[PDB]
The RNA (half C/D RNA) has 33 modelled nucleotides.
Protein in the same entry: Pre mRNA splicing protein, Fibrillarin-like rRNA/tRNA 2'-O-methyltransferase and 50S ribosomal protein L7Ae.
The 2009 paper behind the entry is "Structural organization of box C/D RNA-guided RNA methyltransferase".
The PDB entry is titled "Crystal structure of Sulfolobus solfataricus C/D RNP assembled with Nop5, fibrillarin, L7Ae and a split half C/D RNA".

Context: bound to proteins that are not shown
RNA sequence: GGGGCGCCCUCUGAGCGUUCGCGCUGUGAUGAA
Numbered sequence: 001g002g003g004g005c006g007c008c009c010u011c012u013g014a015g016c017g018u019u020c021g022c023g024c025u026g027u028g029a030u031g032a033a
Stems, first nucleotide, its partner, number of pairs: 011031001015024003
């Protein structure tokens, strides 16, 4: 220095605020460089 198989393909994916009436939200809550 050369080729066929699977894997991460290049965050996570459901909660949080609240005066407990209800508000902000997968048309992205929360957790990380």